[PDB]
RNA sequence: UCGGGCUCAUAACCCGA
Repeated sequence: UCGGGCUCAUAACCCGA
RNA backbone atom coordinates (compact mmCIF):
# COMPACT_ATOMS: atom_id res chain seq x y z
P U A 1 -3.03 3.87 2.10
O5' U A 1 -1.86 4.12 0.99
C5' U A 1 -0.64 3.36 1.02
C4' U A 1 -0.68 2.25 0.00
C3' U A 1 -1.93 1.37 0.00
O3' U A 1 -2.99 1.94 -0.76
C1' U A 1 0.00 0.00 0.00
P C A 2 -4.51 1.70 -0.30
O5' C A 2 -4.93 0.36 -1.04
C5' C A 2 -4.45 0.07 -2.35
C4' C A 2 -4.31 -1.42 -2.53
C3' C A 2 -5.49 -2.25 -2.04
O3' C A 2 -6.52 -2.32 -3.02
C1' C A 2 -3.46 -3.21 -1.27
P G A 3 -8.03 -2.59 -2.54
O5' G A 3 -8.02 -4.12 -2.10
C5' G A 3 -8.07 -5.15 -3.07
C4' G A 3 -8.15 -6.50 -2.40
C3' G A 3 -9.19 -6.63 -1.29
O3' G A 3 -10.53 -6.84 -1.72
C1' G A 3 -7.14 -7.55 -0.56
P G A 4 -11.74 -6.43 -0.73
O5' G A 4 -11.64 -7.49 0.46
C5' G A 4 -11.81 -8.88 0.21
C4' G A 4 -11.79 -9.67 1.50
C3' G A 4 -12.71 -9.13 2.58
O3' G A 4 -14.07 -9.55 2.45
C1' G A 4 -10.59 -9.64 3.51
P G A 5 -15.23 -8.73 3.20
O5' G A 5 -14.97 -9.01 4.75
C5' G A 5 -15.20 -10.30 5.30
C4' G A 5 -14.62 -10.40 6.70
C3' G A 5 -15.32 -9.64 7.83
O3' G A 5 -16.39 -10.40 8.37
C1' G A 5 -12.96 -9.35 7.97
P C A 6 -17.55 -9.67 9.21
O5' C A 6 -16.77 -8.81 10.31
C5' C A 6 -16.58 -9.32 11.63
C4' C A 6 -16.40 -8.18 12.61
C3' C A 6 -17.51 -7.15 12.65
O3' C A 6 -18.54 -7.55 13.55
C1' C A 6 -15.40 -6.06 12.55
P U A 7 -20.07 -7.20 13.23
O5' U A 7 -20.12 -5.61 13.27
C5' U A 7 -20.29 -4.90 14.49
C4' U A 7 -20.50 -3.43 14.22
C3' U A 7 -21.66 -3.07 13.29
O3' U A 7 -22.90 -2.94 14.00
C1' U A 7 -19.69 -1.93 12.61
P C A 8 -24.25 -3.53 13.35
O5' C A 8 -24.34 -2.79 11.94
C5' C A 8 -25.40 -3.06 11.03
C4' C A 8 -25.60 -1.87 10.13
C3' C A 8 -24.29 -1.25 9.67
O3' C A 8 -23.82 -1.89 8.50
C1' C A 8 -25.73 0.43 10.54
P A A 9 -22.27 -2.27 8.37
O5' A A 9 -21.60 -0.91 7.89
C5' A A 9 -22.21 -0.12 6.88
C4' A A 9 -21.62 1.27 6.89
C3' A A 9 -20.13 1.30 7.13
O3' A A 9 -19.45 1.11 5.89
C1' A A 9 -21.21 2.91 8.50
P U A 10 -17.86 0.92 5.89
O5' U A 10 -17.32 2.38 6.22
C5' U A 10 -16.09 2.56 6.90
C4' U A 10 -15.87 4.01 7.21
C3' U A 10 -14.61 4.16 8.02
O3' U A 10 -13.49 4.28 7.15
C1' U A 10 -16.39 5.25 9.13
P A A 11 -12.39 3.12 7.12
O5' A A 11 -11.34 3.60 8.21
C5' A A 11 -10.85 4.93 8.19
C4' A A 11 -10.60 5.42 9.60
C3' A A 11 -9.75 4.54 10.51
O3' A A 11 -8.36 4.67 10.27
C1' A A 11 -11.65 5.33 11.69
P A A 12 -7.43 3.36 10.26
O5' A A 12 -7.37 2.93 11.79
C5' A A 12 -6.97 3.85 12.80
C4' A A 12 -7.45 3.39 14.15
C3' A A 12 -7.10 1.93 14.45
O3' A A 12 -5.79 1.76 14.98
C1' A A 12 -9.40 2.31 14.89
P C A 13 -4.94 0.46 14.57
O5' C A 13 -5.81 -0.74 15.15
C5' C A 13 -6.02 -0.89 16.55
C4' C A 13 -6.89 -2.10 16.81
C3' C A 13 -6.44 -3.34 16.06
O3' C A 13 -5.44 -4.06 16.77
C1' C A 13 -8.74 -2.99 15.68
P C A 14 -4.35 -4.91 15.96
O5' C A 14 -5.16 -6.17 15.44
C5' C A 14 -5.80 -7.06 16.35
C4' C A 14 -6.55 -8.13 15.61
C3' C A 14 -5.77 -8.79 14.47
O3' C A 14 -4.88 -9.83 14.87
C1' C A 14 -7.92 -8.19 13.71
P C A 15 -3.60 -10.16 13.94
O5' C A 15 -4.25 -10.74 12.61
C5' C A 15 -4.98 -11.96 12.63
C4' C A 15 -5.30 -12.41 11.22
C3' C A 15 -4.14 -12.43 10.24
O3' C A 15 -3.41 -13.64 10.35
C1' C A 15 -6.05 -11.42 9.23
P G A 16 -1.89 -13.70 9.86
O5' G A 16 -1.99 -13.47 8.28
C5' G A 16 -2.62 -14.44 7.45
C4' G A 16 -2.71 -13.94 6.03
C3' G A 16 -1.41 -13.49 5.38
O3' G A 16 -0.67 -14.59 4.87
C1' G A 16 -3.16 -11.96 4.88
P A A 17 0.92 -14.48 4.71
O5' A A 17 1.11 -13.52 3.45
C5' A A 17 0.69 -13.93 2.15
C4' A A 17 0.71 -12.77 1.19
C3' A A 17 2.03 -12.04 1.10
O3' A A 17 3.12 -12.75 0.50
C1' A A 17 0.25 -10.47 1.19